[PDB]
RNA sequence: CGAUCCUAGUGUGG
RNA sequence: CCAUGCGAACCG
Numbered sequence: 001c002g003a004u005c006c007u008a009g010u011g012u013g014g
Numbered sequence: 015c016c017a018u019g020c021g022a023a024c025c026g
Base pairs, nucleotide, nucleotide: 009020010019011018012017013016014015
């Protein structure tokens, strides 16, 4: 400088 | 409770 993953939360289904 | 996105987001 951009990505990816993710917490709090939150979208959508069941 | 489960699945699957988003994610400082979303809603208003």